[PDB]
Context: one part of a larger RNA, bound to proteins that are not shown
RNA sequence: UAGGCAAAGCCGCCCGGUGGAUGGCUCGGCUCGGGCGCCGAAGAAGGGCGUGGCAAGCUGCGAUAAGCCCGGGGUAGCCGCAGGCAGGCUUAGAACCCGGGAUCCCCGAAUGGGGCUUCCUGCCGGGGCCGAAUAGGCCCCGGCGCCCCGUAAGGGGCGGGAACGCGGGGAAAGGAAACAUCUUAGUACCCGCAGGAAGGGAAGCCAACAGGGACCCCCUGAGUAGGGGCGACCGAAAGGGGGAUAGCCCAAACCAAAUCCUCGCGGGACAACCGUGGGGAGAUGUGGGGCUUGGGCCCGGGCAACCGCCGGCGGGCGGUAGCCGAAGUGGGCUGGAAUGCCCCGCCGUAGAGGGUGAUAGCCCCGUAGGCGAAACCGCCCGUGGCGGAGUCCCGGGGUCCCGGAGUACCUCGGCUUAGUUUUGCCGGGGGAACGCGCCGGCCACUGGCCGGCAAGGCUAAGCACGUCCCGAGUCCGAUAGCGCACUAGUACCGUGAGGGAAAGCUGAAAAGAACCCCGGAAGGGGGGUGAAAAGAGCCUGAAACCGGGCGGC
Numbered sequence: 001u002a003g004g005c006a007a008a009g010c011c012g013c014c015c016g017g018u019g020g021a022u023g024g025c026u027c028g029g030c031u032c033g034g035g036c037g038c039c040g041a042a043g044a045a046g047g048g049c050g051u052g053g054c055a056a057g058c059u060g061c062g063a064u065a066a067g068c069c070c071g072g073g074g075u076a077g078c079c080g081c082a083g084g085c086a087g088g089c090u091u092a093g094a095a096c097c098c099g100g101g102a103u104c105c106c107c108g109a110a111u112g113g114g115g116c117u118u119c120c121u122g123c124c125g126g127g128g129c130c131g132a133a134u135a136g137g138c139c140c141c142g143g144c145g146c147c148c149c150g151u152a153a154g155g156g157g158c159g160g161g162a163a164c165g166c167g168g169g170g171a172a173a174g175g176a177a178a179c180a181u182c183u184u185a186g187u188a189c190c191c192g193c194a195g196g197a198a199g200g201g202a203a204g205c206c207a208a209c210a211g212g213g214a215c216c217c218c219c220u221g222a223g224u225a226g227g228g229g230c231g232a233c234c235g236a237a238a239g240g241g242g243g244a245u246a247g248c249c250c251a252a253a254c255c256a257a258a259u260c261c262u263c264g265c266g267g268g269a270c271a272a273c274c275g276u277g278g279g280g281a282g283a284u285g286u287g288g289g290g291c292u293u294g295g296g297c298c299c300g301g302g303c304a305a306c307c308g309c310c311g312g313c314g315g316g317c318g319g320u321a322g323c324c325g326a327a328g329u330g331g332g333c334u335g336g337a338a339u340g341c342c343c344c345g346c347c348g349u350a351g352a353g354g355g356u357g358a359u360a361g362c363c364c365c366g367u368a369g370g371c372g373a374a375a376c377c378g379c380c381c382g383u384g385g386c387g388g389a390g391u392c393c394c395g396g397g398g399u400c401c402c403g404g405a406g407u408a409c410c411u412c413g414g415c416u417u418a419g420u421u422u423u424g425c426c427g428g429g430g431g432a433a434c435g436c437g438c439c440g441g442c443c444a445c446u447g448g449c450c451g452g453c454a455a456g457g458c459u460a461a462g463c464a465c466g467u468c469c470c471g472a473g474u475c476c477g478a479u480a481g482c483g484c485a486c487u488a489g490u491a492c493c494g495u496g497a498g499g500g501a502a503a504g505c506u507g508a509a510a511a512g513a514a515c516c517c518c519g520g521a522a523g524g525g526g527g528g529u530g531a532a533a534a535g536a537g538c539c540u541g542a543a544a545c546c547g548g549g550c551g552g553c
Base pairs, nucleotide, nucleotide: 009553010552011551012550013549014548015547016546017545023539024505025504028476029475030473031472032471033470034469035468036466037465038160039159046107047106048105049062050061051060053085054084057081058080068101069100070099071098072097073096077089078088079087112121113120114119122144123143124142125141126140127139128138129137130136145158146157147156148155149154164195165193166192167191168190169189174183175182179229205212206211216243217242218241219240220239226234227233247458248457249456250404254288255287258286259281260280261279262278263277264276265275266274267273294402295401296400297397298396299395300394301393302392303390305391306388307387308386309385310384312383313382314381315380316379317378318377319376320375322371323370324369328344329360330343331342332341333340345362346361347351353365354364355363409430410429411428412427413426414425415424437453438452439451440450441449492499493498512538515526516525517524518523
Other pairs, nucleotide, nucleotide, family: 018544tHS019543tHS020541tSS020542tHS021541tHS022540cWW026477tHS026478tWH028481tSS029481tSS040109tWS041111cWH041158tWH043109tHS043110tWS044110tHH044159tWS045108tHS047118tSS050065tSS052055cHS052058tWH052066cSS052080cWH055056cHS055081tWH056082tWW059066cWH067102cWW071374cSS072321tWS074095tHS075093tHS075094tWH076090tWS076091tHH076093tHS077094tWS099375tSS131133tHS131135tHS150152tHS150153tHS152262tWS161162cHS161195tWH163196cWW163465cSS164464cSS165198tSS170186tWS170188tHS171187tWH172185tHH173184tWS176231cSS181231tWW182232tWS186187cHS186415tHS195197cSS196464tWS198463tWW199216cWS200215cSS201214cSS201460tHS202246tWS202247tHS202459tWH203213tHS204438tWS204452cSS205451tHS207210tWS207450cWS208441tWS209449cWS214461tWW215462tWW216463tWS221238tHS222237tHH223224cHS223235tWS224236tWH225235tHS228231tHS228232tHS236418cHS243462cWS244461cSS244462cSS245460tWS246459tWS246460tHS251291tWH252290tHS252402cSS253289tHS253295tWS257282tSS257285tHS259286cSS268272tHS269310tHS271310cSS272385tSS287389tWS292403cWS296398tHS311383cWS321372tHS325350tWS325368tHS326347cSS326350tWS326366cWH327361tWS327362cHS334338tWH335337tHS335358tWS336357tSS337357tSS349368cSS350367cWS352366tHS356360tWH373374cHS373375cHS398399cWS398400cHS403435tWS405433tHH406407cHS406431tWS407432tWH407455cSS408431tHS416423cWW417419tHS419420cWS420422tWS432454cWW433454cWW433455cWW466467cHS466468tHS476480cSS477485tWS478485tWS478504tHS480485tWH483488tSS484488tSS488502tHH489490cHS489500tWS490501tWH491500tHS494496tHS506510tWH506534cSS507509tHS507511tHS507532cWS508531tHH509530tWS510533tWW511529cSS511534tWW512535tSS512536tWS513527cWS513536tHH514527tHS519521tHS519522tHS528535tWW529533tWH530532tHS530534tHS
C1' cells in the first nucleotide's frame, strides 16, 4: 500500500411470492350446402309474478305449478344445470324418449269500463255467506270491444314471426378532386299489406316479308344501343342457351227464374247429393251459354260426349321414438393405469367417427348393411258416391247480333325511366270510335304491307330467405371465434330512446387431507392420500414486479 472488511446502492444467476402468459384441451362460435316453413279471440308471441323438503340464479312448469293422464318405445333404476343432507318414487313397470290429452295465475290484439303503478272497478243473470229477515251488505261464476258480412242462427278482421315478398312516402353524407343539373338512390328509413314463398303469367306481343309463340328465374346479348354540366357516371330490350312447363274464367250476344244460400224432416259412404216444407237472395237478371282454333244464331250427323261436386273404403310409401349388426380384451415388456413396444391370431359390404385410467378395425357406442309404430301427420295408387239446360266431336249456312270509357287520345305541371322531338305514371283541363271499328311497327302525317284486339279475373312448376332442423369444413380455439363456450342480452349503465361486460380446465378414482401439537381465528408444524399436491384460491405456471440466498463491485 493493498487483504481480513461490511453503509446506502448496482449488475447477474438460483429459490420463493405475485401474476396469469405459453402449451395442450374444447359439450362454444363462424362460413357453406341441404331441408322445412307460418302462429293468434279455442285468447298468441312477449312480459310480470309464482312454483323445489332444505332452492338464490338459469332451465322447466302454472295454484294440479322441475309437474298430472293415456298409449307406444325403453327395463332398473330415478328425483334438470348441480359431485350435498334427508326422505321418497319404481318390477302393480318408474326415470327417459315419441304421439295424444289435462291443468294453464296477472298483464298482454286484450275485447264490460278504467289503469300515475301487471292492479282497480260497473251492470245484468245465476249461486253462496253474514244476518231475525225475502231486507241490506259481501263474495263466487258467466255475459257485456270496435268495425263489418248475414233474414236470422251465426260468421269475419285485429296481434306476432330471423329474413325473404307487394304497394306507397322518401333523404343526406359522400362522388363529381369546389358545386347547383347529376349521382349516391327509388337506397337508408317511415307507413300500409301478404305467403310459405310472394310478385308475374296466356299477345291491342315480338319481328321483318324469314319466322317466333304465357310467365318467372339462371347464363349470355352487354357495359352494346341509349341517357348524361355528352362530365362523373348511368344503362336496356329483342334474340340465343337453360330450369320448368298449363291453361282457363267473368261480362255480352241468345234463352228468361230452369238459379244460389240457410234451416226442419226422411233417404244418402258421418259427405256430395236426392225428396219435401219454411225463410233469405234474385227481372237493377240468379242460372244456362261463351272465351282466337272468336263467339252467339240456323240445319244435319256422332258418343272415344263434355264439364263439375264428395273424399268414404282398400293398398302402398314417407315423417315424428327405436331394434339388429363382424372380428382378441391373446402371451411377454414398460407403466398407477395400456389403446404403446415385441410375438401370435382374426373381421371387413363394416379401417366414417367417438368413448374407455397413455395412442384401440376386433372392449363399448357406432359404421357397411338390414328391420320397425298403438298414436298423430303427409304423399301416391286403386276403387266408390253424385250433379248439369249436350254444354263435347265433325260438316254445312251465316254475313245478322256480341266483343269491357273519363278508357284510348290531346295539352299543361311534376316524379320517374336507357327511352332519346320516342318510357311509365300521377295530378289539372279537354276527350273518341266501334269490327265496314280500333291498336302497334324508335319524330308527325299519308299510302302500302305486316302484326294484333287494350281499358274485367285466375293460374301449378321451375327462382328469394333463414327464427328452426340436418350435414360439411385448407375457418377460430377462451384478449380468438357471435356481445355471450360459464346462474349473458345476464350483472349492470341511462329519465328515456337505447347501451352492456368480466368470467373455461383437481384427479384414473375424492383416495377432498384421518390423527397429534400450537393459534382467538384465517392458519402453521408433524403425519397421511396419490404416479404426481395436481389441495379445492386446484393442469402447465413465462415476464414485469417484490423478498431471500449466492457471485462480483
Method: cryo-EM, resolution 1.95 angstrom. The entry became public in 2024. Solved structure of RNA (23S rRNA, nucleotides 1 to 553) from Pyrobaculum calidifontis JCM 11548, 553 nucleotides shown. Entry title: Cryo-EM structure of the Pyrobaculum calidifontis 50S ribosomal subunit in complex with Dri. The entry has 37 different proteins, among them Large ribosomal subunit protein eL40, 50S ribosomal protein L15e and Large ribosomal subunit protein eL43. Keywords: Ribosome, Translation, Hibernation, RNA. An Rfam search finds the family "Archaeal large subunit ribosomal RNA" in it. The organism belongs to Pyrobaculum calidifontis, within Archaea.